[PDB]
This is an experimental structure of RNA (16S rRNA, nucleotides 914 to 1526) from Mycobacterium tuberculosis variant bovis BCG str. Pasteur 1173P2, with 613 nucleotides shown. The sample was in a buffer at pH 7.6. Primary citation: Isozaki et al., Sci Adv (2025), "Creation of a macrolide antibiotic against non-tuberculous Mycobacterium using late-stage boron-mediated aglycon delivery". The structure was determined by cryo-EM at 2.33 A resolution and released in 2025.
Context: one part of a larger RNA, bound to proteins that are not shown
RNA sequence: UGACGGGGGCCCGCACAAGCGGCGGAGCAUGUGGAUUAAUUCGAUGCAACGCGAAGAACCUUACCUGGGUUUGACAUGCACAGGACGCGUCUAGAGAUAGGCGUUCCCUUGUGGCCUGUGUGCAGGUGGUGCAUGGCUGUCGUCAGCUCGUGUCGUGAGAUGUUGGGUUAAGUCCCGCAACGAGCGCAACCCUUGUCUCAUGUUGCCAGCACGUAAUGGUGGGGACUCGUGAGAGACUGCCGGGGUCAACUCGGAGGAAGGUGGGGAUGACGUCAAGUCAUCAUGCCCCUUAUGUCCAGGGCUUCACACAUGCUACAAUGGCCGGUACAAAGGGCUGCGAUGCCGCGAGGUUAAGCGAAUCCUUAAAAGCCGGUCUCAGUUCGGAUCGGGGUCUGCAACUCGACCCCGUGAAGUCGGAGUCGCUAGUAAUCGCAGAUCAGCAACGCUGCGGUGAAUACGUUCCCGGGCCUUGUACACACCGCCCGUCACGUCAUGAAAGUCGGUAACACCCGAAGCCAGUGGCCUAACCCUCGGGAGGGAGCUGUCGAAGGUGGGAUCGGCGAUUGGGACGAAGUCGUAACAAGGUAGCCGUACCGGAAGGUGCGGCUGGAUC
Repeated sequence: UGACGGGGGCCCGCACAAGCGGCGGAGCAUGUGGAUUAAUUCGAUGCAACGCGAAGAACCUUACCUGGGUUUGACAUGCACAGGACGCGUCUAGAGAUAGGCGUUCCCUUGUGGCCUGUGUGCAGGUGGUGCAUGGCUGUCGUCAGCUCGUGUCGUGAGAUGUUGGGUUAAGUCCCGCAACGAGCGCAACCCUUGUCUCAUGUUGCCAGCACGUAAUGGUGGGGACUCGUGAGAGACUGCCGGGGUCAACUCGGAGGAAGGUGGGGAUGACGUCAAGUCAUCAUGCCCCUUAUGUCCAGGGCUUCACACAUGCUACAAUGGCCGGUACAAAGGGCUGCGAUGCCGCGAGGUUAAGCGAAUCCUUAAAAGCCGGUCUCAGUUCGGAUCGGGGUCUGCAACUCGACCCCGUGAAGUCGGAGUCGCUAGUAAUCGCAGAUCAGCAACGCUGCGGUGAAUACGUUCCCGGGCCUUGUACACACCGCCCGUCACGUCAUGAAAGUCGGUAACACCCGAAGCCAGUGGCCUAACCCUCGGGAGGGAGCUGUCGAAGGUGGGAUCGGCGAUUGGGACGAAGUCGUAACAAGGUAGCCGUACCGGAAGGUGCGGCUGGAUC
C1' cells in the first nucleotide's frame, strides 16, 4: 500500500424476509462425464463449461474411420521445354474417374497477344502443436462507482494529500469546510423504443357530413373530420407554491400536467482481474508432413449405451377432458416465392388458378377468452410416451438418422427426498404467433411479437455478494493466505549408555645401570726419603646416597568404539489434527505447576508486544 477478519460503523443488490411458480421424481429433446467402437472430430470443465462454439451433421457441412484413387494437386504465383483448353452425348466403374467418338486454337501458337494441359522445378496446402509466444473478438467481477493523472506540499523512503471531515444522491451526484489547486477515464446526459400534444401529410391508410352500395367486404364517387402511417417539433426542466436545512446540496408535500422527480426499457462494460476462452471465424511468431497430417470420391461415424450430471417440453387433471357455437391482437415473412377461390381426399395433402415484390394479396382462423351441452374424481372422456399398419412432403436418395397425417394399441406419471432455481408489474405465470439458420428438419433450442394476468415486500436480526471509512494482521500466490507440532519415510551431524580400546602427565613404593658424590680398600706400584729392612705418595678392587629405564598400584585427565536410547538439522507431492497470525473463533504472550497422541489445555501470578466502558 492493498487483501482479508467467525473486527467496528454507514449503505446497496429477488441477498434474506413475505409470497407466486418451478427443478431434484417420470418420459422425451439436447449438451456433457464415462464407456464402447473403426471412428465415436476438436474446442468449452465453478460461478463466468454442459439447448456452449453448432442461427439446422441423411450426402454436404466434417475437421473422423474403412476403402477405392491421386499426388505441383481443389486453389495462387516464379523458371524452362511443348500447342487447344474445353463442351455435348455414350460405355464401364459404388463414385471418384477411366475410355470411343463428335464438335476444335477466335486470336497473324509469324518469336510478340489469351489460355491451357503435359514434363518438371521454387510451392501451394494444413480444422497439425503451442490462447503459457500472440493480435483481434468475448466472458467475468459488474453497469459494481470507482480508477487515476499534472502542479504543489509532507515523508530518508515505499508512499501520502488531492480522493479525508458534515450532510446528500441510484452515482467520486452535488453543497459547506480543509495543503491542497485543477483535469481525465468513469456515473449522468447526448442515442434508440415506448408514454401526451401541435403543424404539414393522404396511398395500398381513415370514414365524420353527401351520393352509390350490386352480396352491403370504404366496394365506388367523394371528404381532411378522426384513426393510422411518418416527418418536423413542443412537453418534464425541482419548472411554481407550502414546510425543513448555513440562505447550500438537497428533502417531504402539493398546483398545473398524459407522464414528477432518472416516466419505463434498451444500447452503453472505467482502470484492471482471472497466464479466463478462442492457434477451429480471421490473422499470426516459433515447431511439425510432403507417394502425406496435402487432396478427390462411395460408404459408415460425429445421432452408439449397464450408468452420471446439466438445461428444457409434455404431463400426473374438474381453476379440468370433449363436443358445438362465438369474439379481441402485435410483430414479422413472401420470385428458387405467398398459393385467394373452386373441387378431390377424414387429414397430412393433391389440382386449376386470380391477385401480390407487397399499409394493396397471401400468410391469417391467432391461441388462452365467452355461451350451451356431455363427462363426474376414475390411472378416467387425464396423460400421449409406445408399438403395428397405412401414408403425404422435401430431398437423386428417409435403414443407420427428417419432419408432418390417419386408425387401432395406450407405458411411466396421482404433485417428486436431501437439496436447489427464477421472479417486485403489465412482472411471475400462462397462451399462442413470427423470424434467423434451413430443400426438409428432430424448433421442446435461440432471438423477437402480442392476449389474459396476479399475490406479497412490516423490515435488515439472520444467509450470499458488493461499496465507503476506520481498526487488527506473522496474509502479498494476498484467507482457496499463512502456519504449529507429533507420527511415518530418507540423509547427516550429535548427546547418553552396561561396557570396551587407547593416549598423556604426574604421584607412592620396589628394583636400580652408567655416572658424580661420600666411605672402605689384605691385591699392584716407575718419580721422594731411607736406617736399604723398608717407608712415604698413588693405583687396582669393595660399600652406601642420588639416579634414567623398568616393575607394582591407586587415582587424575584427554580421546575412540559401544548393544540400546535421546533429541537436532535438512529433505517429498505421506498420516493426525489446527496451536499462532483477524476478537484466528477460548486475546496472545511470560514464569511456574499439572495434564494430554500432537500441536496444546488448565490453574496461579504477571505483561500489553490485546481488548472494553
The depositors describe the entry as "KU13-bond Mycobacterium tuberculosis 70S ribosome".
Among the 48 different proteins in the entry, which are not shown, are Small ribosomal subunit protein bS18A, Large ribosomal subunit protein uL4 and Large ribosomal subunit protein uL30.
Rfam match: Bacterial small subunit ribosomal RNA. The literature on the family includes a 2001 paper in Science by Yusupov et al., "Crystal structure of the ribosome at 5.5 A resolution". The family is grouped with related families in Rfam's "SSU clan". Gene Ontology terms of the family: structural constituent of ribosome and ribosome.